Annotation: The RNA has 18 modelled nucleotides. The 2007 paper behind the entry is "Stacking Effects on Local Structure in RNA: Changes in the Structure of Tandem GA Pairs when Flanking GC Pairs are Replaced by isoG-isoC Pairs".

[PDB]
RNA sequence: GGCGAGCCA
RNA sequence: GGCGAGCCA
Numbered sequence: 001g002g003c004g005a006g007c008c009a
Numbered sequence: 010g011g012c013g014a015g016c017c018a
Base pairs, nucleotide, nucleotide: 001017002016007011008010
Other pairs, nucleotide, nucleotide, family: 003015cWW004014cWW005013cWW006012cWW
C1' cells in the first nucleotide's frame, strides 16, 4: 500500500 | 465515533 474481524464509548 | 492487534501484497 490494500483487506476482514475485534475492542472501547 | 475513537483505538489496538492481525492478515494479504
NMR data were recorded at pH 7.1 and 278 K. Method: solution-state NMR. The entry became public in 2007. The depositors describe the entry as "The Structure of Tandem GA RNA Pairs When Flanking Pairs are isoG-isoC Pairs".